[PDB]
C1' cells in the first nucleotide's frame, strides 16, 4: 500500500442522535454522546 475490524491504547473535530434551557414563532444557547457517518487511530489478514 490492498482488504477488513472496533476489544484495548490514543484521539474526540464536523454531521447525525439525546436531553436541557431561552423564545410568540422563525430561531438561539448549553450539556452529553460524539467510530451511526466521515476523519484520525490502533489492531488483524494479504
Ligand atoms: O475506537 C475507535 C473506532 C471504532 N470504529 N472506528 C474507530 N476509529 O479512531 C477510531 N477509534
Nucleotide at each position: 500500500g490492498g482488504a477488513g475490524u472496533a476489544g484495548a491504547a490514543g484521539c474526540g473535530u464536523u454531521c447525525a442522535g439525546c436531553g436541557g434551557c431561552c423564545g410568540a414563532a422563525a430561531g438561539g444557547c448549553c450539556g452529553c454522546c460524539c467510530g451511526g457517518a466521515a476523519a484520525u487511530u490502533g489492531c488483524u489478514c494479504c
An RNA structure (Xanthin riboswitch NMT-46 (46-MER)) with a sequence from Ideonella sp. B508-1, in which 46 nucleotides are resolved. Primary citation: Hedwig et al., Nucleic Acids Res. (2025), "Engineering oxypurinol-responsive riboswitches based on bacterial xanthine aptamers for gene expression control in mammalian cell culture". NCBI's taxonomy places the organism under Bacteria, Pseudomonadati, Pseudomonadota, Sphaerotilaceae, Ideonella. Crystals were grown from: 0.1M ammonium sulfate, 0.1M sodium chloride, 20% PEG 8000, 1M sodium formate, 50mM Bis-Tris. Rfam match: Xanthine riboswitch aptamer (NMT1 RNA). Entry title: Xanthin riboswitch in complex with oxypurinol. Bound small molecules: Oxypurinol (141). It was solved by X-ray diffraction to 2.63 A.